[PDB]
The depositors describe the entry as "Crystal structure of the ADP-binding domain of the NAD+ riboswitch with Adenosine 3-phosphate 5-phosphosulfate (APPS)". An RNA structure (Chains: A) with a sequence from Candidatus Koribacter versatilis Ellin345, in which 52 nucleotides are resolved. Bound small molecules: 3'-PHOSPHATE-ADENOSINE-5'-PHOSPHATE SULFATE (PPS). Huang et al. published it in Rna in 2020: "Structure and ligand binding of the ADP-binding domain of the NAD+ riboswitch". An Rfam search finds the family "nadA riboswitch" in it. Crystallisation conditions: 0.2 M Potassium Chloride, 0.1 M Mg Acetate, 0.05 M Sodium Cacodylate pH 6.8, 10% w/v Polyethylene Glycol 3350. It was solved by X-ray crystallography to 2.45 A. The entry also models magnesium and sodium ions. The entry is indexed under RNA structure; Riboswitch; X-ray crystallography, Non-coding RNA, RNA.

RNA sequence: GGCUUCAACAACCCCGUAGGUUGGGCCGAAAGGCAGCGAAUCUACUGGAGCC
Numbered sequence: 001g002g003c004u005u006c007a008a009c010a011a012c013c014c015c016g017u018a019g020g021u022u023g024g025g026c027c028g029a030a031a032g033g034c035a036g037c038g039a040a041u042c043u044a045c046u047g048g049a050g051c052c
Base pairs, nucleotide, nucleotide: 001052002051003050004049005048006047007046013038014036016045017044018043019042020041021040022039023037025034026033027032
Other pairs, nucleotide, nucleotide, family: 007008cHS007009tHS024035cWW028030tHS028031tHS
């Protein structure tokens, strides 16, 4: 340089951080807005562990 795999820390458990894709929930007449969307997934990063 590259790759793999994980989340200890957490006001039961799960949940590292931020932002997207797809598809949902709620509000709304619509435009559009709301949020721990306990859905799948991607990118970068944080912090572990391992490999070329």